[PDB]
Entry title: CPD lesion containing RNA Polymerase II elongation complex B. The RNA, together with DNA, has 36 modelled nucleotides. The entry has 12 different proteins, among them DNA-DIRECTED RNA POLYMERASE II SUBUNIT 9, DNA-DIRECTED RNA POLYMERASES I/II/III SUBUNIT 10 and DNA-DIRECTED RNA POLYMERASE II 19KDA POLYPEPTIDE. The 2007 paper behind the entry is "CPD damage recognition by transcribing RNA polymerase II". The entry also models magnesium and zinc ions. The structure was determined by X-ray diffraction at 4 A resolution and released in 2007. Crystals were grown from: pH 7.0.
Context: bound to proteins that are not shown
RNA sequence: UUCGACCAGG
DNA sequence: AGTACTT
DNA sequence: TCCTGGTCATT
DNA sequence: TAAGTACT
Numbered sequence: 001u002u003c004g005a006c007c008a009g010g
Numbered sequence: 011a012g013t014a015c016t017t
Numbered sequence: 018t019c020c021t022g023g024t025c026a027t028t
Numbered sequence: 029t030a031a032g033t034a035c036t
C1' cells in the first nucleotide's frame, strides 16, 4: 500500500 | 419470459 | 452519496 | 434499496 471488519462521526 | 446478478 | 477519522486482523 | 440489462 491492501483486503476485511468494526467503528466513529458529520 | 423469468429469476439472478451487477452496477 | 460524499467525507473524516481510528481499530483490529491478516498479508 | 430498487431499477435495468443482459443472460441462462
Stems, first nucleotide, its partner, number of pairs: 004025007011036002014033004